[PDB]
RNA sequence: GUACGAAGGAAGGUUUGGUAUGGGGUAGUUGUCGUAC
Numbered sequence: 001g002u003a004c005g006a007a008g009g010a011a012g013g014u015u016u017g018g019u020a021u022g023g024g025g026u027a028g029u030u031g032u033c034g035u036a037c
Base pairs, nucleotide, nucleotide: 001037002036003035004034005033006032011030
């Protein structure tokens, strides 16, 4: 990196990654963790 899986605000941004404040919820869309390749 890809696939599968996981965690809310004591990892962070409040003219921000976001028309979901939720672990993200067909999707879009930060960062991190586990297994496999």